[PDB]
Context: bound to proteins that are not shown
C1' cells in the first nucleotide's frame, strides 16, 4: 500500500451511580438485582 | 435537651 | 448503564437468471 461482505468473541479508553432503613412480592445455587409501602 | 435520680417547679 | 476504537476467531463467502403472469365485460374471423 492494504476492495465489498458474513457470523462470533476478548481487552482497554471513555462514561452513570455509591450506605433509606425494614416488610412484602418478582428473580437466583447464594447474593446481586428488580417491582411497591411507611 | 419541659412527662418519675438533678435546670423549667407541688408549692404557698 | 450508554458509546468509539484495538486485537482476535470461524480452510466463513465474491453476485445472480431459478414459470411472479397472478392483471381489463376482452375472446385470431366464414
Nucleotide at each position: 500500500a492494504u476492495g465489498a461482505g458474513u457470523a462470533a468473541g476478548g481487552a482497554a479508553a471513555a462514561u452513570a451511580a455509591c450506605g433509606a432503613u425494614u416488610c412484602g412480592g418478582g428473580g437466583u445455587g447464594a447474593c446481586g438485582c428488580c417491582c411497591g409501602a411507611a | 435537651g419541659a412527662a418519675u435520680u438533678u435546670u423549667u417547679g407541688a408549692g404557698c | 448503564c450508554a458509546u468509539a476504537u484495538c486485537c482476535u476467531u470461524a480452510a466463513c463467502u465474491c453476485a445472480u437468471u431459478g414459470u411472479c403472469c397472478c392483471u381489463u365485460u376482452u375472446u385470431u374471423u366464414u